Notes:
Shown are 69 nucleotides from a PDB entry: RNA. The work is reported in "Capturing hammerhead ribozyme structures in action by modulating general base catalysis" (Chi et al., Plos Biol., 2008). Released in 2008, the model rests on X-ray crystallography data to a resolution of 2.2 angstroms.
RNA sequence: ACCGGAUGUGCUUUCCGGUCUGAUGAGUCCGUGAGGACAAAACAGGGCUCCCGAAUU
RNA sequence: GGGAGCCCUGUC
Numbered sequence: 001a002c003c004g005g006a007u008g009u010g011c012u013u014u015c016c017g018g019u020c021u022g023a024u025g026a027g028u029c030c031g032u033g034a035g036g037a038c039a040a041a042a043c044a045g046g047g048c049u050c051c052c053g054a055a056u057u
Numbered sequence: 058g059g060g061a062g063c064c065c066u067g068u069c
Stems, first nucleotide, its partner, number of pairs: 001019006012034001020025001027038004042068011
Other pairs, nucleotide, nucleotide, family: 001023tWS007034tWH008009cHS008033tWS009011tWS020024tWH021023tHS022041cWS022042cSS022068tWS026039tWS039069tWS040069tHS041069tWS
């Protein structure tokens, strides 16, 4: 971080289990019940411009 | 063949 389960308010960006990756998951803000806006680094695919190499001329 | 820069989209 995602998927699944629980919790009807517990004070908590909760609990439990699985998974490993683009990131074992940065940051700011919102909701304040499990989500939203955004989007660092990385990665992926595409467009454009390059450098080095190799082959032929 | 090996990389790089810039932009668009996506993931978070």